[PDB]
Solved structure of RNA (tRNA-Phe) from Mycoplasma pneumoniae M129, 76 nucleotides shown. The depositors describe the entry as "Mycoplasma pneumoniae 70S ribosome in untreated cells". An Rfam search finds the family "tRNA" in it. The sample was in a buffer at pH 7.4. The entry also models magnesium and zinc ions.
RNA sequence: GGUCUUGUAGCUCAGUCGGUAGAGCAACGGUCUGAAGAACCGUGUGUCGGCAGUUCGAUUCUGCCCGAGACCACCA
Numbered sequence: 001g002g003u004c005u006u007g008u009a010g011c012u013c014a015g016u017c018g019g020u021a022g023a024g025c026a027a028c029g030g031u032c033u034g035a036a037g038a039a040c041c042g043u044g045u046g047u048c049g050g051c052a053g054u055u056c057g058a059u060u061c062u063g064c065c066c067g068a069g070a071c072c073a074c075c076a
Base pairs, nucleotide, nucleotide: 001072003070004069005068006067007066010025011024012023013022027043028042029041030040031039049065050064051063052062053061
Other pairs, nucleotide, nucleotide, family: 008014tWH008021tWS009045cWS014021tWS015048tWW018055tWS019056cWS019057cHS021046tHS022046tWH026044cWW032038tWW033035tHS054061cWW058061tHS
C1' cells in the first nucleotide's frame, strides 16, 4: 500500500441464501444464614458495526464507509 476475515445481549461466543437472535455467567427478586459467601427457586435484557440497494417484512442477500485482524509490497 493492496486482497481477504470479522463486528450479534452487559461480557464471551452461536443463528435454513427470507421471513427465526440462542446459551453460560454478569444484573434483579425470593429462599438458606447471626450476617456474608456457596447453594435452590423464579427471573430480567436482546432491533445483530454505521450508512445505501434486491426484497413478499434484509441480522440473514449484495454495495459504500468505519474499526480491528491478518500472509504479503522499492530493482532481485